[PDB]
Context: one part of a larger RNA, bound to proteins that are not shown
RNA sequence: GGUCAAGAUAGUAAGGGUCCACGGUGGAUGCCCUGGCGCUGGAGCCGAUGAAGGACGCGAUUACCUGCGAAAAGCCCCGACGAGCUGGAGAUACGCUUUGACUCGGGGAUGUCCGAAUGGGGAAACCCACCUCGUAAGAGGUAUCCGCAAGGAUGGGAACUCAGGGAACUGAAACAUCUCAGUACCUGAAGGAGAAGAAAGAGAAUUCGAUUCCGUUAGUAGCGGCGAGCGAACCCGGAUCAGCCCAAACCGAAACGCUUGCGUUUCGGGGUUGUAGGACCA
RNA sequence: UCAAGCCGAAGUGGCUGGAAAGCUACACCUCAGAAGGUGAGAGUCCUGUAGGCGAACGAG
RNA sequence: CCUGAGUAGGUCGUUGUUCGUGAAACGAUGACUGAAUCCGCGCGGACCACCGCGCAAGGCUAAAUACUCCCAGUGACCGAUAGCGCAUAGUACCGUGAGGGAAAGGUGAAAAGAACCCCGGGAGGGGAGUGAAAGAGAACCUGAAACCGUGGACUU
Numbered sequence: 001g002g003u004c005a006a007g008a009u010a011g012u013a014a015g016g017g018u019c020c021a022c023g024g025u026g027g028a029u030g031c032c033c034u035g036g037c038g039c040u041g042g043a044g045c046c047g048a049u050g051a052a053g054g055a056c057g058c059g060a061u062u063a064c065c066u067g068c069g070a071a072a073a074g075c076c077c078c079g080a081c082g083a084g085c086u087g088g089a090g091a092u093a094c095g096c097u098u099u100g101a102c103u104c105g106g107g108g109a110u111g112u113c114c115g116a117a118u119g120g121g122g123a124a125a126c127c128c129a130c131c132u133c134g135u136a137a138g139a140g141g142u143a144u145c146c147g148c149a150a151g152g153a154u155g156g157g158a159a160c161u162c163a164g165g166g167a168a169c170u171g172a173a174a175c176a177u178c179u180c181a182g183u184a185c186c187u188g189a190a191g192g193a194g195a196a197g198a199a200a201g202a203g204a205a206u207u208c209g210a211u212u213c214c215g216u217u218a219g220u221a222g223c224g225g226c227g228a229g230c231g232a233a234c235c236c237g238g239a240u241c242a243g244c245c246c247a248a249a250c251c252g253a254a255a256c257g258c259u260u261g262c263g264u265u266u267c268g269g270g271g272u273u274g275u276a277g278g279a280c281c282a
Numbered sequence: 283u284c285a286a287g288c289c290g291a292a293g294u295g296g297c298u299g300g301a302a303a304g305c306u307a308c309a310c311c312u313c314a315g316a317a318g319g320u321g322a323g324a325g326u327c328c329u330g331u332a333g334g335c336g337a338a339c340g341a342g
Numbered sequence: 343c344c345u346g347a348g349u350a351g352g353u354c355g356u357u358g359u360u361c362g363u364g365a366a367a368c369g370a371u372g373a374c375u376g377a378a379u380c381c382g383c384g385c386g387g388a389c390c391a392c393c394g395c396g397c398a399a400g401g402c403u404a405a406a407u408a409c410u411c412c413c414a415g416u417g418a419c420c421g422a423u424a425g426c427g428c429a430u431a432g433u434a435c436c437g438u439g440a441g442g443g444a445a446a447g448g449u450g451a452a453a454a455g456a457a458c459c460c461c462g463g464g465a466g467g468g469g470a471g472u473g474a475a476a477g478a479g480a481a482c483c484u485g486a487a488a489c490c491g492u493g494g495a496c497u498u
Base pairs, nucleotide, nucleotide: 015498016497017496018495019494020493021492022491023490024489030483031448032447035420036419037417038416039415040414041413042412043410044409045156046155053114054113055112056069057068058067060092061091064088065087075108076107077106078105079104080103084096085095119128120127121126129142130141131140132139133138143154144153145152146151160191161189162188163187164186165185171178175225201208202207212239213238214237215236222230223229243402244401245400246346250269251268252267253266257262274380276345277344278343283341284340287335288334289333293308294307295306296305297304309326310325311315317329318328319327351375352374353373354372355371356370357369358368361387382397383396384395385394386393435442436441455482458469459468460467461466
Other pairs, nucleotide, nucleotide, family: 013015cHS025488tHS026487tHS027485tSS027486tHS028485tHS029484cWW033421tHS033422tWH034429cSS035425tSS036425tSS047116tWS048118cWH050116tHS051117tHH051155tWS052115tHS053124tWS054125tSS057072tSS059062tHS059087cWH064089tWW066073cWH074109cWW074110cWS081102cWW082100tWS082101tHS083100tHS084101tWS086094cWW088089cHS114124cSS134137tHS147149tHS157158cHS157191tWH159192cWW159409cSS160408cSS161194tSS166182tWS166184tHS167183tWH168181tHH170179cWW172227cSS178228tWS182183cHS191193cSS192408tWS193407tWH196211cSS197210cSS199209tHS200383tWS200396cSS201395tHS203205tWS204386cWS210405cWW211406tWW216235tHS217234tHS218233tHH219220cHS219231tWS220232tWH221231tHS222360tSS224227tHS224228tHS224362cWS227362cWH228362cWW239406cSS240405cSS242403tHS247272tWH247345tWS248271tHS249270tWS249278tHS254266cWW255264cWW256263cWS258262cWW262263cHS263264cHS273345tWS274397tHS285338tWH286336tHS290314tWS290332tWS291311cSS291314tWS292325tWS292326cHS298302tWH299301tHS299322tWS300321tSS301321tSS313332cSS316330tHS320324tWS324327tWS338339tWS348349cHS348376tWS349399cSS350376tHS359367cWW359368cWW364366tHS378398tWW378399tWW410411cHS410412tHS420424cSS421429tWS422429tWS422447tHS424429tWH427431tSS428446cWS431445tHH432433cHS432443tWS433444tWH434443tHS437439tHS437440tHS449453tWH449478cSS450452tHS450454tHS450475tWS451473tHS451474tHH452473tWS453476tWW454472cSS454478tWW455479tSS455480tWS456470tWS456479tHS456480tHH457470tHS462464tHS462465tHS471479tWH472476tWH473475tHS473478tHS
C1' cells in the first nucleotide's frame, strides 16, 4: 500500500455579520453676496388741476416684470455727457445716432376705465342719459356741504400727536374695593409734528416769573381691603427761549329805536393791565 | 449751501502661475494708502472728494 | 365812569392731581340754582382773622419734544433652518370670508455652453474638442450623516 473497525477533524454559504475599498442618495459644514437687521443723522404730507391703490391696453415678435397711457417701453423745450443705443430678456429681424442719440439733472405736454368718484345706476373697472360747441369725428358741463364771490371741504397716510369711548385676562398666592390701566381696541380731527403756552399760578424766600423736554429732588412728601401696591412737586442743574392781538368805558356815524340833544349789532380812531393799567379833565 | 457732472500724482524688468496685483530688483507719488474692480492679494492698470471747478436754470 | 356772566359761588351725582369720602381744599362738570366790581374779586389743602400770591369768565403764538413710509452713513449684527415672511412673493398654496401663508442661492476668470463621432425612439451616457481644471458640463462650488448598493479580508 488494500479491505474492515474505531476515533478525530476540514472545506461548501442560501443568506447574514465586523472592517476596507469605490460609488449613489442627501445637502450638513467651509467660502461667498445678488439680501436683510439696528443705530445715527437727514427728510417728511399726497387729493376735485383726480390722491392712495387698481382694471384694461401699448410692443416686428410678449406669457411675467419694468415703463408708459390711444400722442402708450413713449412726445416737446432746457442743462449735462460725447459713442453708443436699440428695457430685465440672456432672442433673431427692422433700425436710430456728431445735425449729439443713449443715460443723467429740470420743466411742458399727453394721460382710457375704476377708485373720495362726484351726470344716473351699479355685482369696482361696467350699463344708461341729458345740456352746449362741432361738418361730424371729437371737446366741455352736469354730487352734495360752507359761502354773494374768490374760494374751501369730501378721500388717503407706517409710527408719532390731540380728543370722544374704553376692556379683560392678570396681582392681591381665593375675591368684590384696589390692580393690571386710562394699558389693549374703536372712533373722531391734523400736521410734518402735534399738544400746551404768556399766572385769578408755583410757593413760604414779602423768592420766581409763559409752555414744553431732559437730569435731579426721590422711591422722599404722600395715596392704600394703610394689604398687594401705587407715587408726586417745590428748590437746584441743562436744551430752548418771543411774546403779541382783542370786548369795554370815550369820539364820528348810519339804520331803526322809542315824546322830544338817547341805545341793542355793526365801522374807523382809542385803548389793552396787579409794583393795577385805560378812560376824561390840568 | 444742496441737485446732473467735469479735473484729478505716481512702475518698469525678471521669476513661479493657466492667469499676477503675489515673489524679487531697482524707482516714483502722496492734501490723493477710503473703496471697489481687473484670470490670486495692485498706493502708481481701471473706476475714486485729497484737493479744485460747476449750470440752463431747480430746490432751500 | 370802564376791565369778559346764566359766568364765580353753592346744593345733589362724580372725577383729575400722590387724593380709594378721608378733617378733602382746589380744579372739572351732568341737574337745579345763582355775585360783586376797587376801602372790588380768586387763591394759599375743613374753617376763621392776620399776613402773603394773583386779576377768571376773549383769541393767536415759532423754537428746545415725539415718530420712522422714505433717503445716506455706519456696525466686537446676520450671511441661505441666520437675517424681513420674501437673496424677493403677500406670490404658490389654505380659507365663503376676515385671515393665514411657504421653500427656494452658487458652471467658469471668460460661454470659449461641448461642431463631429458612437449605443439609444428618447432620456442617459462614452469619446472628441474648449478650459488651469469637465476630479467645472448646465440635476453644473464644497458635498458631512442617516439611507441604498457593488467588490474584497476575516467570518457564520

An RNA structure from Deinococcus radiodurans R1, in which 498 nucleotides are resolved.
An Rfam search finds the family "Bacterial large subunit ribosomal RNA" in it. On this family, see Yusupov et al., Science 2001: "Crystal structure of the ribosome at 5.5 A resolution".
Among the 26 different proteins in the entry, which are not shown, are 50S ribosomal protein L35, 50S ribosomal protein L3 and 50S ribosomal protein L17.
It was solved by X-ray crystallography to 3.3 angstrom.
Primary citation: Breiner-Goldstein et al., Nucleic Acids Res. (2021), "Ribosome-binding and anti-microbial studies of the mycinamicins, 16-membered macrolide antibiotics from Micromonospora griseorubida".
The depositors describe the entry as "50S Deinococcus radiodurans ribosome bounded with mycinamicin I".
Ions in the entry include magnesium.
Lineage of the source: Bacteria > Deinococci > Deinococcales > Deinococcus > Deinococcus radiodurans.